[PDB]
Context: bound to proteins that are not shown
DNA sequence: AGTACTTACGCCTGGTCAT
DNA sequence: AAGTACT
């Protein structure tokens, strides 16, 4: 620094 | 009649874990 | 799941 997901904001 | 095909809200903010 | 077109 690239990806995958989980929480989450209106 | 069956089988296959392409699609699916707009942006932002976090915090994890491995090939 | 659904919905359409295409096979």
């Nucleotide at each position: 620094a690239a990806g995958a997901c989980c929480a989450g904001g209106c």